[PDB]
RNA sequence: GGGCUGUUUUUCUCGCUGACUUUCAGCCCCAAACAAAAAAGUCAGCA
Numbered sequence: 001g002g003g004c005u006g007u008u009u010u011u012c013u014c015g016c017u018g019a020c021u022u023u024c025a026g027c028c029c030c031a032a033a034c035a036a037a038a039a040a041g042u043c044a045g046c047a
Stems, first nucleotide, its partner, number of pairs: 001029006015046009
């Protein structure tokens, strides 16, 4: 200053699970990957 990848859990509907923007978070500036938790806001669904 602004980018690469991003994926688990929270509410969950205002009871449990899941998506999304995001915080966050590793990293990149002749190299920009590849993977992971945890929270919110709320909604798509079930006995």
The PDB entry is titled "Solution structure of the RDC-refined P2B-P3 pseudoknot from human telomerase RNA (delta U177)". An RNA structure (TELOMERASE RNA P2B-P3 PSEUDOKNOT), in which 47 nucleotides are resolved. Kim et al. published it in J.Mol.Biol. in 2008: "Solution Structure and Dynamics of the Wild-type Pseudoknot of Human Telomerase RNA". Method: solution-state NMR. The entry became public in 2008.